Released in 2013, the model rests on X-ray crystallography data to a resolution of 2.9 A. This is an experimental structure of RNA, with 16 nucleotides shown. Crystallisation conditions: MPD, NH4CL, KCL, CACL2, MAGNESIUM ACETATE, SODIUM CACODYLATE, PH 6.5,VAPOUR DIFFUSION, HANGING DROP AT 277K. The work is reported in "4'-O-Substitutions Determine Selectivity of Aminoglycoside Antibiotics" (Perez-Fernandez et al., Nat.Commun., 2014). Ions in the entry include magnesium, potassium and zinc. The entry has 20 different proteins, among them 30S RIBOSOMAL PROTEIN S2, 30S RIBOSOMAL PROTEIN S14 TYPE Z and 30S RIBOSOMAL PROTEIN S3.
RNA sequence: GGGGAUUGAAAAUCCC
Numbered sequence: 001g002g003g004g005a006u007u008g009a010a011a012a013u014c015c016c
Stems, first nucleotide, its partner, number of pairs: 002016004
Other pairs, nucleotide, nucleotide, family: 007009tHS
C1' cells in the first nucleotide's frame, strides 16, 4: 500500500 473478514460505512482487529 491495497485485497479480503467484519461494518449500515468506517476506525480497530485477524488474514494475503